Shown are 28 nucleotides from a PDB entry: RNA (18S ribosomal RNA) from Saccharomyces cerevisiae. It comes from the structure "Structure of ribosome-bound cricket paralysis virus IRES RNA". Protein in the same entry: 40S ribosomal protein S5, 60S ribosomal protein L1 and 60S ribosomal protein L11-B. The entry is indexed under IRES RNA, Ribosome, Translation, Internal Initiation. The reconstruction used 73,313 particles. The 2006 paper behind the entry is "Structure of the ribosome-bound cricket paralysis virus IRES RNA". It was solved by electron microscopy to 7.3 A. Taxonomically the source falls in Saccharomyces (Eukaryota, Opisthokonta, Ascomycota, Saccharomycetaceae).
RNA backbone atom coordinates (compact mmCIF):
# COMPACT_ATOMS: atom_id res chain seq x y z
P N A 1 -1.26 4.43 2.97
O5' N A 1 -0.76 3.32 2.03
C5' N A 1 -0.15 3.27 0.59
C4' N A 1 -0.56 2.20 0.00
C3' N A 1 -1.16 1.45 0.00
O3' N A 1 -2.19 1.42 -0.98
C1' N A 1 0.00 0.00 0.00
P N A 2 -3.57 1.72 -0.88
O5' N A 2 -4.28 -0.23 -1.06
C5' N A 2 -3.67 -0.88 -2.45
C4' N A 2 -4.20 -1.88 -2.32
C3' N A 2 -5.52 -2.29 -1.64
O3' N A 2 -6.22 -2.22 -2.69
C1' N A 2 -3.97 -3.51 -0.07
P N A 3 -8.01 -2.43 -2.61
O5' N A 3 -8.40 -1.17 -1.78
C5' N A 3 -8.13 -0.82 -0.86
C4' N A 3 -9.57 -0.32 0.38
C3' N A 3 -10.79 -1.66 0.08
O3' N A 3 -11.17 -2.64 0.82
C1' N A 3 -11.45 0.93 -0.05
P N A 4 -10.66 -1.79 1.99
O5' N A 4 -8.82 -3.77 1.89
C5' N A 4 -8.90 -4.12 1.11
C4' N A 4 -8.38 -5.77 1.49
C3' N A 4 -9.46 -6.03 2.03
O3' N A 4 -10.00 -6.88 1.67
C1' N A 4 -6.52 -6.20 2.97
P N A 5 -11.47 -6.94 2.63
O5' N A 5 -11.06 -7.85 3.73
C5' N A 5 -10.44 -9.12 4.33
C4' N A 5 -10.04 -9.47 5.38
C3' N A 5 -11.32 -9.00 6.62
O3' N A 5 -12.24 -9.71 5.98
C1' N A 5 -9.21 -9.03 7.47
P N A 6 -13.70 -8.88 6.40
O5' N A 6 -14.00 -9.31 7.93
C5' N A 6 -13.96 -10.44 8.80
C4' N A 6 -13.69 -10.35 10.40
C3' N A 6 -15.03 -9.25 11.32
O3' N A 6 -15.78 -9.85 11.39
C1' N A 6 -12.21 -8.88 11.46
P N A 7 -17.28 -9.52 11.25
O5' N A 7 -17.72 -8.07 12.21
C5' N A 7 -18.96 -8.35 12.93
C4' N A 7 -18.74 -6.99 13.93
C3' N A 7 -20.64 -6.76 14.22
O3' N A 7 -20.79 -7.57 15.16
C1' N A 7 -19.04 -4.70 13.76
P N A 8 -21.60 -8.71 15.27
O5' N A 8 -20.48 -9.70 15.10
C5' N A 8 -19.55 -9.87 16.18
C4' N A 8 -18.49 -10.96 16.37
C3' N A 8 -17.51 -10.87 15.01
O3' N A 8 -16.36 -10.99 15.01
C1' N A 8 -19.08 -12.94 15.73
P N A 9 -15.58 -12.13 16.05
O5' N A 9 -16.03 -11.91 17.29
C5' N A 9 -16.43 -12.56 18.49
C4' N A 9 -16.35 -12.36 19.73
C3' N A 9 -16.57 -11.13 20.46
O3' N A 9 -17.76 -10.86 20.86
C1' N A 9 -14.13 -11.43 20.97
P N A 10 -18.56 -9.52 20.91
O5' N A 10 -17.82 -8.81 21.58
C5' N A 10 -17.59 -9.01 22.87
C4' N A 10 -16.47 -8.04 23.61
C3' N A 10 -16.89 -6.62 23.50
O3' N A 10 -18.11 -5.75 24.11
C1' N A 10 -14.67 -6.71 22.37
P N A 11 -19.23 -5.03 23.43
O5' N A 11 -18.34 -3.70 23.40
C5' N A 11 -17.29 -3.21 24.30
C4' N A 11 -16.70 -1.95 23.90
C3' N A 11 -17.57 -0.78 22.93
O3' N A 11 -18.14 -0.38 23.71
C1' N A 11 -15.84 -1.82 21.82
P N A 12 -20.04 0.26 23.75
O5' N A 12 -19.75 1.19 21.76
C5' N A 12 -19.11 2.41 22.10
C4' N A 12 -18.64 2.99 20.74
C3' N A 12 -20.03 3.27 20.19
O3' N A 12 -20.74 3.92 20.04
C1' N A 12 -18.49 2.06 18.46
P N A 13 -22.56 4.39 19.64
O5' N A 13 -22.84 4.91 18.16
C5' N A 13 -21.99 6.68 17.83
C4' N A 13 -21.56 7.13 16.65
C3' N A 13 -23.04 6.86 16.17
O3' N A 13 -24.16 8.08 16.16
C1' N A 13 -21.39 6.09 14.44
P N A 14 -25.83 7.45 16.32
O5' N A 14 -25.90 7.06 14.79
C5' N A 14 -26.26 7.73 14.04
C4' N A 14 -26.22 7.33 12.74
C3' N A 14 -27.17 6.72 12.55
O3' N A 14 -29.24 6.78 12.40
C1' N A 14 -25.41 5.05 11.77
P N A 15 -30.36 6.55 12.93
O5' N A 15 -30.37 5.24 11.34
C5' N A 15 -30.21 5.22 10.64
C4' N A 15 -30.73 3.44 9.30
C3' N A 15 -32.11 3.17 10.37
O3' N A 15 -33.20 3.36 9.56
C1' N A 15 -29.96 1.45 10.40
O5' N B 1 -28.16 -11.32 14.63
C5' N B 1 -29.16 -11.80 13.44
C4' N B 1 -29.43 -10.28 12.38
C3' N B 1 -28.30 -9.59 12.19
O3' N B 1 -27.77 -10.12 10.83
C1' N B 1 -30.20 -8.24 12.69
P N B 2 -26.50 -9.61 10.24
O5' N B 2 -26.69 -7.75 9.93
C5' N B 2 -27.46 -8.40 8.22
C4' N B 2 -27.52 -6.78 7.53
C3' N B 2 -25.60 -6.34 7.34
O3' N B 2 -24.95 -6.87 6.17
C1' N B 2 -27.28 -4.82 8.46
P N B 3 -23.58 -6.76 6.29
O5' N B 3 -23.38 -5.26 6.37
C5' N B 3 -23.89 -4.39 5.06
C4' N B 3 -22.71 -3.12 5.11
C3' N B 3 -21.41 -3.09 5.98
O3' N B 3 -21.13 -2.70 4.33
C1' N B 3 -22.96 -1.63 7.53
P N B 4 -19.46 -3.32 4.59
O5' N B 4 -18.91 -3.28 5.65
C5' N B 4 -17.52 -4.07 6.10
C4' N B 4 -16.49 -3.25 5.97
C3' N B 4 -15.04 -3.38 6.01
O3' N B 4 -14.19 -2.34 5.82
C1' N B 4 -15.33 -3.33 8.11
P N B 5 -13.29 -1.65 4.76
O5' N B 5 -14.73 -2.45 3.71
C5' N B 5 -16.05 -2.08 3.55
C4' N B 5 -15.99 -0.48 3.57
C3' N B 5 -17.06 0.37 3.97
O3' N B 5 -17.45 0.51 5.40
C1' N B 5 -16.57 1.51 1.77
P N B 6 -18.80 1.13 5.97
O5' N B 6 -18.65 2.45 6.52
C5' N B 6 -18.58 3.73 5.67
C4' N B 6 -18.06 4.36 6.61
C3' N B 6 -17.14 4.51 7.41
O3' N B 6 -15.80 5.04 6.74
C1' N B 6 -18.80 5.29 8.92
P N B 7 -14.53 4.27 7.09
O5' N B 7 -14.84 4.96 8.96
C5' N B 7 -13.40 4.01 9.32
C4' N B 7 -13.77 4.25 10.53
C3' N B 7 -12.72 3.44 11.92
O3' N B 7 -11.41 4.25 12.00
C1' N B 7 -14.73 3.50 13.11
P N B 8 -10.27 3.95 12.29
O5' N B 8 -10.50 3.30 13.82
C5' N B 8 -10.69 4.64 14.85
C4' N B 8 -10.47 3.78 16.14
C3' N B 8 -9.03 2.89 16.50
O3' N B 8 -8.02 3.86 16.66
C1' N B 8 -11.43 2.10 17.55
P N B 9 -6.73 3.07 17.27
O5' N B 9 -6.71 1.43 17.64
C5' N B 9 -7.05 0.80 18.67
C4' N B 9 -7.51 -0.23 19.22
C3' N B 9 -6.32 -1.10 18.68
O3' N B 9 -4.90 -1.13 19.17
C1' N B 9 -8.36 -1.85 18.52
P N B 10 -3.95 -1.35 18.87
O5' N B 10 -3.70 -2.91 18.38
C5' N B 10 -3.98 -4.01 19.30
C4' N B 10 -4.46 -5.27 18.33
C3' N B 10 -3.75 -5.46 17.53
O3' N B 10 -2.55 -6.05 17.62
C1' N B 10 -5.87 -5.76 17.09
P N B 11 -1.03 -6.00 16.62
O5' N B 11 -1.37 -7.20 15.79
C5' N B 11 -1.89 -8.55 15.83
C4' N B 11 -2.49 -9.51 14.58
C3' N B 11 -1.99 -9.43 12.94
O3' N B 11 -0.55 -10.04 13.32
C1' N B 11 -4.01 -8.41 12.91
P N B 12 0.59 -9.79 12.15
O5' N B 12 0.03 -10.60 11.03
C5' N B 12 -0.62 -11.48 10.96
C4' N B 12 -1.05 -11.56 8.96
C3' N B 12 -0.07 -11.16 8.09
O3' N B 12 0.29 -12.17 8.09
C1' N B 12 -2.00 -10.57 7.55
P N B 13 2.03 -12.24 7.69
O5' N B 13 1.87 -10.95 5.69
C5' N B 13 1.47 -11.82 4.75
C4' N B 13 1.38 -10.77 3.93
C3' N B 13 2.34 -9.64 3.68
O3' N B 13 3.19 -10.78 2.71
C1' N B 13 1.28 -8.54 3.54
RNA sequence: UCUGGUCAGCAUGGC
RNA sequence: GCUGCAUGGCCGU